[PDB]
An RNA structure, in which 36 nucleotides are resolved. NMR data were recorded at pH 6 and 293 K. The structure was determined by solution NMR and released in 2006. Nomura et al. published it in Nucleic Acids Res. in 2006: "Solution structure and functional importance of a conserved RNA hairpin of eel LINE UnaL2". It comes from the structure "Solution structure of a conserved RNA hairpin of eel LINE UnaL2".
RNA sequence: GGUUGUACGUCGCUUUGGAUAAAAGCGUCUGCGACC
Numbered sequence: 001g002g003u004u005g006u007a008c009g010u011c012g013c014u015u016u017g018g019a020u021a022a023a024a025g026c027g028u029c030u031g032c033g034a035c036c
Stems, first nucleotide, its partner, number of pairs: 001036006009029001011027005
Other pairs, nucleotide, nucleotide, family: 010028cWW016022cWW017021tHS
């Protein structure tokens, strides 16, 4: 430098609900585990 897993933590968009109260999914940077 790169894949994938995890906390879903930061930033951004679509849908859900309407209560600018909260969440589901994808990506993005960083923390941490394994492998090349």